28S rRNA, nucleotides 1312 to 2356 from Oryctolagus cuniculus: 855 nucleotides with solved positions. Keywords: Ribosomal binding peptide, ALS/FTD-associated dipeptide repeat protein, RIBOSOME. An Rfam search finds the family "Eukaryotic large subunit ribosomal RNA" in it. The family has 88 seed sequences and 107,465 matches in Rfam 15.1. Loveland et al. published it in Nat Commun in 2022: "Ribosome inhibition by C9ORF72-ALS/FTD-associated poly-PR and poly-GR proteins revealed by cryo-EM".

[PDB]
Context: one part of a larger RNA, bound to proteins that are not shown
RNA sequence: ACCCGUCUUGAAACACGGACCAAGGAGUCUAACACGUGCGCGAGUCGGGGGCU
RNA sequence: ACGAAAGCCGCCGUGGCGCAAUGAAGGUGAAGGCCGGCCGGCCGAGGUGGGAUCCCGAGGC
RNA sequence: AGUCCGCCGAGGGCGCACCACCGGCCCGUCUCGCCCGCCGCGCCGGGGAGGUGGAGCACGAGCGCACGUGUUAGGACCCGAAAGAUGGUGAACUAUGCCUGGGCAGGGCGAAGCCAGAGGAAACUCUGGUGGAGGUCCGUAGCGGUCCUGACGUGCGAAUCGGUCGUCCGACCUGGGUAUAGGGGCGAAAGACUAAUCGAACCAUCUAGUAGCUGGUUCCCUCCAAAGUUUCCCUCAGGAUAGCUGGCGCUCUCCGCAGUUUUAUCCGGUAAAGCGAAUGAUUAGAGGUCUUGGGGCCGAAACGAUCUCAACCUAUUCUCAAACUUUAAAUGGGUAAGAAGCCCGGCUCGCUGGUGUGGAGCCGGGCGUGGAAUGCGAGUGCCUAGUGGGCCACUUUUGGUAAGCAGAACUGGCGCUGCGGGAUGAACCGAACGCCGGGUUAAGGCGCCCGAUGCCGACGCUCAUCAGACCCCAGAAAAGGUGUUGGUUGAUAUAGACAGCAGGAUGGUGGCCAUGGAAGUCGGAAUCCGCUAAGGAGUGUGUAACAACUCACCUGCCGAAUCAACUAGCCCUGAAAAUGGAUGGCGCUGGAGCGUCGGGCCCAUACCCGGCCGUCGCUGGCAGUCGGCAGAGCGAGAAAGAGAG
RNA sequence: GGACGCUACGCCGCGACGAGUAGGAGGGCCGCUGCGGUGAGCCUUGAAGCCUAGGGCGCGGGCCCGGGUGGAGCCGCCGCAGGUGCAGAUCUUGGU
Numbered sequence: 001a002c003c004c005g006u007c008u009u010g011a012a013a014c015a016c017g018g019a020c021c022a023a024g025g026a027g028u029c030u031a032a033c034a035c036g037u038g039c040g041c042g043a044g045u046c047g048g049g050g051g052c053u
Numbered sequence: 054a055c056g057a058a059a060g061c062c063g064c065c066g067u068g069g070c071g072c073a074a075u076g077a078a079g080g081u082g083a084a085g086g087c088c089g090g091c092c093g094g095c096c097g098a099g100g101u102g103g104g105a106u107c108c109c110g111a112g113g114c
Numbered sequence: 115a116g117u118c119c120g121c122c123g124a125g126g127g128c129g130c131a132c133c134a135c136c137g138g139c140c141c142g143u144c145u146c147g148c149c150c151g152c153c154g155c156g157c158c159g160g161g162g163a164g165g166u167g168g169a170g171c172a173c174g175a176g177c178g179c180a181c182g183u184g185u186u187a188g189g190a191c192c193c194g195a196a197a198g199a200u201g202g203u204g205a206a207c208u209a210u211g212c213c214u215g216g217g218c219a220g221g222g223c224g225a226a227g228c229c230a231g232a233g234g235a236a237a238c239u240c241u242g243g244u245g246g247a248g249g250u251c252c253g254u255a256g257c258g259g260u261c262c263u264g265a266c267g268u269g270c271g272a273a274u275c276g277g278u279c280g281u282c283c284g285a286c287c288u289g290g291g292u293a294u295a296g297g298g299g300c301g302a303a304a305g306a307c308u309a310a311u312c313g314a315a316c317c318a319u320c321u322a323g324u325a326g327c328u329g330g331u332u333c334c335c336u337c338c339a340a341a342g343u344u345u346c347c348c349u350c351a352g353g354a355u356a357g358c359u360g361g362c363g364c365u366c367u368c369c370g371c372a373g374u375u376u377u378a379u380c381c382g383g384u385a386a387a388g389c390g391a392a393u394g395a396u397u398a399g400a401g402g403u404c405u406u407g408g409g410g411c412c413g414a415a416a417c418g419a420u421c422u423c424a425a426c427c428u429a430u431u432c433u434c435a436a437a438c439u440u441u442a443a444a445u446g447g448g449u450a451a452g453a454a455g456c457c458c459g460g461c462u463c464g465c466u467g468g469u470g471u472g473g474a475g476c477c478g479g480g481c482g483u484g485g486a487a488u489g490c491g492a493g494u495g496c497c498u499a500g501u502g503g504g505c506c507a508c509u510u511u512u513g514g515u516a517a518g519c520a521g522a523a524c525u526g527g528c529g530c531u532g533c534g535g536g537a538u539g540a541a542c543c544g545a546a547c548g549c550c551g552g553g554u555u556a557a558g559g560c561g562c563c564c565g566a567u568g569c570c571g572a573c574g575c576u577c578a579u580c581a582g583a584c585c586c587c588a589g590a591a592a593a594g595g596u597g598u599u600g601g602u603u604g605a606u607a608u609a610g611a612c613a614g615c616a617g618g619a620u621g622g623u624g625g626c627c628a629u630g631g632a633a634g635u636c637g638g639a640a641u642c643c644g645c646u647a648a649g650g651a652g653u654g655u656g657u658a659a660c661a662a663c664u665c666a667c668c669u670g671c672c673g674a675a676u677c678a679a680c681u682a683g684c685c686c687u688g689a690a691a692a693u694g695g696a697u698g699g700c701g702c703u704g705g706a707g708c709g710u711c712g713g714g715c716c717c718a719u720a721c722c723c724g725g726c727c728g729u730c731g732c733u734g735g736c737a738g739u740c741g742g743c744a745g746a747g748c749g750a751g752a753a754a755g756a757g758a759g
Numbered sequence: 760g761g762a763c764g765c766u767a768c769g770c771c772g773c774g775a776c777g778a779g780u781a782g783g784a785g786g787g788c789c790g791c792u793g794c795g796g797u798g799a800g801c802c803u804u805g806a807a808g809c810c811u812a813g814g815g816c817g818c819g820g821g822c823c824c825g826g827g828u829g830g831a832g833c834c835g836c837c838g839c840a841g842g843u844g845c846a847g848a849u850c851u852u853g854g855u
Stems, first nucleotide, its partner, number of pairs: 003018004019855006029188013044070003049065001050062004074081002085096006099136005107127003112122001114120001117758002119755001138171002140168007148161004191330002194327001198320006209294009220252003223248001227244007256281003261277002264275002296312001298308002333787006343356001345354003357501002360497007370490003374487002376451006386441001387439002393435003398430001400428003405425003409422002455481009465472001504528004509523002512520002533544003548726007558716003561700003567713001569712001571711005582702001593687003597684010614671005621643002650665001727777006734771003789844001791841008800833002808828004813824004
Other pairs, nucleotide, nucleotide, family: 004847tWS007011tWH008010tHS009504tSS009540tWS025845tWS025848tHS026330tSS026845tWH027331cWS028190tWS042175tWS043071tWS043174tHS046048tHS047049tHS047063tWH047067tWW066067cWS066068tWS072174cSS073074cHS073082tSS076078tHS076079tHS080141tWS083170tWS084097tHS104131tHS105129tHS106128cWW110123tWS110124tHS111123tHS113121cWW113753tWS113754tWS116759cWS152156cWW153154cSS193328cWW195324tWH196323tWW197321cWW198321tWH204296tWH204309tHS205208tWS205294tWH205299cWS205308cWS209300cSS218255cWS218284tWW219253tHS224246tSS224247tHS225246tHS226245tHS234236tHS234237tHS255282tHS259260cHS259278cWS259279cWS260278cWW270274cWS295298cSS296315tHS297314tWH300306tWW301304tWS329848cSS339781tHS340780tWH341357cSS341501tSS341530tHH342529tHS344355cWW349352tWS358499tWW359498cWW382445cWW383384cHS384443tWH385442tHS388391cHS389435tWH391439cWS392438tWS397431cWW399429cWW404422cHH411420cWW413416tHS452485tHS453482tWH453485cWH466471cWW469471tWS499782cSS500781cSS505541tWS508524cWW511521cWS514517tHS527541cSS528540cSS531546cWH532719tSS536586tWS539588cWW544556cSS555717tHS555718tWH556717tHS557717tWH559566tSS560566cSS565716cSS576705tWW577703tWS578703tWW580689tHS583701cWW591689tHH592688tHS607674tWS610674tHS611675tWS613672cWW618648tSS620621cWH623651cWH626639cWW629631tHS630658tSS633659cHS634652cWS645649tWW646647tHS646648tHS647668cSS649650tHS652665cWS653664cWW697700cHH701706tWS705707cHS737767tWH739764tHS741742cSS741761tWS742761tWW760761cSS787820tSS790843cWS802831tWS805830tWS805831tHS806830tHS806832tSS807829tHS817819tHS846847cWH
């Protein structure tokens, strides 16, 4: 020296989930915008659509 | 093969954004002063305060 | 004496970015004018001046890609509904209609129709037979399920079993075929049945339908760090918005700022105080006058008087006010404590005009002891999560009787926080936290649990047959106590106290009013002196009155305290609840209880010192590893060179 | 003839500080999977995986050796990318 998680002003609670173990298991992708940062060019910048190797 | 990649074409920059805004729209659309007699010359891109940095040297190393 | 390099330097300038302000230009709108002019001279075209609105101009800053954060639309961090729609499948369970088949012991009651006998004038009426009808009865099969609310109730069974029951010739039961299909069917009608599913069947799809509502949301370390508050929303379990927070920085420094104080100068209407001050309430007496009136009193009547009684005023007097106030704090709220401040001189103005009047703005110049204390680096721009249920504590306060009740104000805590102590404990006391060693403390304690008094601890109080023992805090009142201990006040006492032990206790007089009778001894008016140290014309027990004694009073001895009313401590009564029971327990009484207090001792992550880790700041230092081409330095209180001619 | 130094994203010296829910940021030579480079990388004289009363390292996430089993692949560093870390969800599957 009360069993963890969670809701709560307040949990060890006679508040809810929970026998044990293994695997899986939950802020991802597209588009738009804002800001910040890095890069190239600079009153310019860009092929992204299309042609030629 | 990779390569469905990469490179090239601006007389392929069409077009997107920016370079000018304001008004519902028609539309309009971004400094002035001085001199001489509305014209002709000149100066020509606002000022004040605070402003990191840069300039000078009374002095003294 | 003395030149060049570089140093720094009072002071003087160009001033980057950026901030504040005043101006200037572009478009719309409002107001006021003077005008000019053409390719077609006006209801034309435009300029000017002053306000105002714009996401404008005023010597660019965007574009393209990538990354991160945040907000969205999309399935949108994951799972979850009650629902709705579209298209199909079911009457093998059950509801009902139809068609075609099958089945339903034994008995009871005894309707019509009929026969025979008897009576009758007739109408017709009785008696005995026959007969076998009934949505008839008991009851078998069958069809069901009243009661035991029996058995079982993870059963034999997702509705079963036993006993007891209703019906059992007709609204009876049942097989097969067939018809009615879901907002439909069907229903002797229960919202019942429709394949164990029915207040709208089943399957698939839309669909991963939506959810302000529950649950969950996965590695470490370091740094920073909350809010349950404003406003709005058909807002109240939620959002937006401000506030609290974090990150990214940027502009300066090696002037500015403050949850502080002081010095000045304003603000308030609470605490307090006041009602012989305003308003309202309110007590009790004086002095008045008829200022009016109530019954009158002698008045015919008459403020002429009479006792009045009432209001009314005058001086007082008692008590008050969150929605009263003449006064009026403490605490508190603004402003100032200089360089952006003073003092000059001068221009401009279309503002105002006796007058360079007044004001404002521009310049130029001169004043630095940096003009209270203390402390501290400041200023500023974006993006932004979470929060928007709070609670507790001192003081003030609202409602409520009160509440661990509800609602407010300041501050601090818990929430978000561990540690020591209070036996335990969200809010109490102390004190906030990296990992350790030593020391010392806070609050608490030092008989044992349990570290520490095993001090030759101090002074007193207290006995409980319900003792007492530490904030929060966990239990008590009025009253009473000749339990015990202190005090306050007032009465007596050497001229002699409180008890205790004995004696005089009478003279006037056997007193006047009095009684059949009372002489002190039953009641009421009156209620003095001599002897004396003392005796009342009398305090209880008794006779028709006496006789006798006692008490109020006074003397001898012992020889120093007594009584009363309050008040303050400890203890007791008041004091009664249910499992056995709690100063924490043991127990403690020359305390281990209570009150006032000393030294010494115990120790928490609290403070000091020392070691280690990390973070922050110094926006610190190091290219100088400058070696026979050399010279070993920038720890120095003092704007600057171990530099060269 | 003269010690070390200086991966300047490195090294060194001073002081002050270190709580933490929601939440935010930074550092990971913490961990998984695959790709482009790179280690003249490891490997049947024994890869991955698993077990372990051993030796250790790092505050920690975790990691390296020793032993056993195993038989065929695997890892370190620089960047890139994600279906990348479980104790719960009356979670799903399977087993006891």
The PDB entry is titled "Mammalian 80S ribosome bound with the ALS/FTD-associated dipeptide repeat protein GR20".
Ions in the entry include zinc.
The sample was in a buffer at pH 7.
The entry has 78 different proteins, among them 60S ribosomal protein L4, 40S ribosomal protein S17 and Ribosomal protein L24.